[PDB]
RNA sequence: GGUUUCUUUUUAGUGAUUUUUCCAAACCCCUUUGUGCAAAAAUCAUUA
Numbered sequence: 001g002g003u004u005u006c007u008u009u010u011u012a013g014u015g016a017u018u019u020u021u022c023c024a025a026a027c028c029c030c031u032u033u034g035u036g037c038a039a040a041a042a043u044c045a046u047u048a
Stems, first nucleotide, its partner, number of pairs: 001028005012047010022036001023034001
C1' cells in the first nucleotide's frame, strides 16, 4: 500500500443473490480465516 476471511442494511414497496464500503484479526513466507456490528446501489419475485 493492499490482499485475505463472510455476516447485516437500501434502490416505487417487502424480500432474496451479487458488486462496493468502514470495520476487527493478520499476512507479505502462510492471507488463509469474518453470521461484522454494518451500508449502499444494482437486478428480480411480486404489487400500485